[PDB]
Context: bound to proteins that are not shown
RNA sequence: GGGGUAGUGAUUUUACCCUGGAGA
Numbered sequence: 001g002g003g004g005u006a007g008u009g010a011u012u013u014u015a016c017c018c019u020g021g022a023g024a
Base pairs, nucleotide, nucleotide: 001019002018003017004016005015006014
């Protein structure tokens, strides 16, 4: 890059995982 998963019921932007001579 590409794909996927989830969980703390009260005050601010989420934690992970998969993926190497091939991707619909």